[PDB]
Context: one part of a larger RNA, bound to proteins that are not shown
Molecule: 23S RIBOSOMAL RNA, nucleotides 534 to 1274
Organism: Escherichia coli
């Protein structure tokens, strides 16, 4: 210290406890509470996963080496120079050798010529070279590449020898076993009409890849074992059950061959062709694994091309160094150039209405032929409107590329050495596929993931803001928000709200509403309220047994009069009935139909319980305008000090050091490139040692990390260190190997 707690394992903070061998409001150990943060590696655009991957821990464990190799850098002795092999002195230690080679001017197929020469019978172009004349080798190290395993570890397999047959499967030869019962023929004999003979019965015999069944052989099945017994039987049940039988024995066919009731199942416990051992520990475009610490600069997944796309070689981005030291990149100005979208029509391919107007169709009649009435379809025009990535005739974006200049900034470009990548992803905008369907695929193009956290969006790499030096319990902003909660105003003003919209869709609807607009009116006194009128030719014609406002079809006319359809909706078998259009009074100073927008409703009908992050919110911590201030990033600002590159300072003679002053001081996988820690050896130099070393535990001391010092216990020998050279040069993870647990 834990039983109201919620996290992988935890930082940080704060507080209490426990202790003060290293005093100092300085910490350790350990604990509760909260603010957060969803392992490592690999492999992937992209993950902490229910993507791969080990049981801990300890040792073991992966890019060197040699071939006087080549080639690029740095350094030295030298300007030509060094090297071999070997033989001689040979505790120890050094050399003479200078065989050859590569230098040094070149070209071309060569010959050959010859600072010129090869095409070439040409004076014109390629190369050396004169010109910046660089003029190297050799050694030593240190990257990459050849010739080997030598980045690391692994896969089915080949090739030759070698291995036996008590090892399956078979054969030859020799011997054993096979309980019993029952059916039980053939010959053989006697019987049945006749001479006979087939045939049939009975006695006898009595066979027989026959039937039941035990040992035994074989063990289809059910069940069960399924880290069990036994890497396959058994309990039950069933075949065979004197047989091309079964087994035991010696031996023989023998393993990319032989046996084989031949199924490629077998072959001493998976052999469509065995194991061991050598060849190769193979190859490997696979797969995983590739270990110390910081710094500085930094990809891309795109062209193209491969019997090639998950390769890999060059190119384009990459890093270091020299040289160039303005040649660049963002922009304006001057000019060229193609000419999506956007419009359109005389042009190409379609096409809307109509007008005209004469080539073929149709129906009609005719002829010896033409033809003749209608009508339907012409090439080509015309008016008014049309469409097209694959018309555009026209012509803006914008972009490029090239010349001039600048705020600028400061890379880039050449040339040697060394990678990487070398099938991507997602949004916004352009297209094509696809029903424009989709964190679908593909291509440009901008940024982003991908090798960058953050902070907001609840949570989330790809979205928005914004891109980390480190130490800061400082401060001011961006996105985004100010109810609480994890932090910051339940501020101010004018509307829209009432549904609780704000928290997945819409074609389609509704006098819920605000904010602006027409059309026929109140002192011709509105539109809906109830009273009366809705007449008549006439029940119009037609058709129809009908029919008369209202089955269907035509039509829809004129009189009364203030109004009335040749009837708008019921209604009936046709009628009736009921009702919808005109007109005074009552109250009546308002009211209907309808267009623009924003909010909001039905329509949104769902699979473990519900949802906006949760508790809320309409006296909104909703919303649409607009103001103020504040919260919120390792953004910035401010203070220290570091680490890379340049300039301009300074001391010594440099090699190289430390201090100023301004970008920097980007994070970064693959990669390059600089510069040190540390194991062991061992040359050498200085020491420690029995009151005593490596090593081991504990170690809140230091130093930019890597790590070391110092004290104590222990326990027991030689061991530290500095400087320098080498060595299988320091991991926790390749179903790792050893041991233990």
């Nucleotide at each position: 210290u834990u039983a109201c707690a919620a996290g992988c394992a935890g930082u940080c903070a704060u507080g209490g406890c426990a202790c003060c061998u290293u005093a100092u409001g300085c910490g350790u150990g350990u604990u509760a509470u909260g603010g957060c943060g969803u392992g490592c590696c690999u492999a992937u655009u992209g993950a902490a996963g229910c993507a791969u991957g080990a049981g801990c821990c300890g040792g073991c464990g992966a890019c060197u080496u040699a071939g006087a190799c080549c080639u690029g850098a740095c350094g030295u002795g030298c300007g030509a120079g060094c090297u071999u092999a070997a033989g001689u002195u040979g505790a120890a230690a050094a050399a003479c050798g200078g065989a050859g080679g590569c230098g040094g001017a070149g070209c071309g197929a060569a010959a050959g010529c010859g600072a010129g020469u090869c095409c070439g019978a040409a004076u014109a172009g390629g190369g050396c070279g004169g010109c910046a004349u660089u003029a190297g080798u050799a050694c030593g190290u240190c990257g990459g590449g050849c010739u080997a395993g030598a980045c690391u570890c692994g896969a089915a397999a080949c090739c030759a020898g070698g291995u036996g047959a008590g090892c399956u499967a078979a054969g030859c030869a020799u011997g054993a076993c096979c309980a019993g019962g029952u059916u039980g023929a053939a010959a053989c004999c006697c019987c049945c009409g006749u001479g006979a003979c087939a045939g049939g019965g009975g006695g006898c015999g009595g066979a027989g890849g026959a039937c039941c069944g035990a040992a035994c052989c074989g063990g289809u099945g059910c069940c069960u074992g399924c880290u069990g017994a036994a890497a396959c039987a058994g309990u039950c049940u069933c075949g065979g059950a004197u047989g091309a039988g079964u087994u035991g024995u010696g031996u023989u066919u023998a393993g990319g061959a032989g046996u084989g009731a031949a199924a490629a199942g077998c072959u001493a416990a998976c052999c469509g062709a065995a194991c061991c051992u050598g060849g190769a520990g193979a190859u490997a475009g696979c797969u995983a694994g590739u270990u110390c610490u910081c710094c500085c600069c930094g990809a891309a997944a795109u062209g193209u091309a491969u019997u090639g796309a998950g390769g890999u070689a060059c190119a384009g981005c990459c890093u270091c160094g020299g040289a160039u030291g303005u040649u660049g990149a963002c922009c304006a100005u001057g000019u060229c150039c193609u000419g999506u979208a956007g419009a359109g029509c005389a042009c190409u391919c379609a096409c809307a209405a109509g007008g005209c107007u004469a080539a073929g169709g149709g129906c009609a009649c005719g002829u010896a032929a033409u033809g003749u009435g209608u009508u339907c379809u012409a090439a080509a025009c015309c008016u008014u409107a049309u469409g097209a990535a694959a018309c555009u005739c026209c012509g803006a974006a914008g972009g490029g590329g090239c010349a001039c200049g600048c705020g600028u900034u400061u890379a880039g470009u050449c040339c040697g050495g060394g990678a990487g990548u070398g099938a991507g992803g997602c949004u916004g905008c352009g297209a094509g596929a696809g029903c424009u369907a989709a964190c679908u695929u593909c291509c440009g193009u901008a940024g982003c993931c991908g090798a960058g956290a953050g902070g907001g969006a609840a949570a989330c790499a790809a979205c928005c803001c914004a891109g980390a030096c480190c130490a800061u319990c400082a401060g001011c902003u961006a996105a985004g928000g100010u109810c609480c909660c994890u932090a910051a105003a339940u501020g101010a003003u004018c509307g829209c709200u009432c549904a609780g919209u704000g928290g997945u869709u819409a074609a389609g609807g509704a006098u819920g509403u605000g904010u602006c607009g027409u059309c026929g009116c109140a002192u011709a006194g509105a539109c809906a309220g109830c009273c009366a009128g809705g007449a008549g030719g006439u029940u119009g014609g037609c058709u129809u047994a009908g029919a008369a406002g209202c089955a269907g079809c035509c039509a829809c006319c004129c009189u009364u009069c203030a109004a009335a359809g040749a009837g708008u909706g019921c209604g009936u078998a046709a009628u009736a009935g009921c009702u919808c259009a005109c007109u005074g009074g009552u109250c009546g100073a308002g009211u209907g139909a309808c267009g623009a927008u924003g909010c909001g409703c039905c329509g949104a009908a769902a699979a473990u319980g519900a949802u906006c992050g949760g508790g809320g919110c309409u006296c909104a911590a909703g919303u649409g305008a607009u103001c103020u201030a504040c919260c919120g990033a390792a953004g910035c600002u401010a203070u220290g000090g570091a680490u890379u590159c340049a300039a301009c300072u300074c001391g010594c003679g440099a090699a190289g050091c430390g201090a100023g002053u301004u970008g920097u001081c980007u994070g970064g996988u693959a990669g390059g490139g600089g510069a040190g820690c540390g194991u062991u050896c061992a040359g050498u130099c200085c020491g420690c040692g029995g009151a005593g070393a490596a090593g081991c535990c504990a170690u809140a001391c230091c130093g930019g990390a890597a790590g070391g010092a110092g004290u104590g216990g222990u326990g027991g020998a030689g061991c530290c260190g500095a400087c320098u050279g080498a060595a299988g040069u320091g991991c926790g993870g390749a179903u790792g190997c050893c041991g233990g647990c």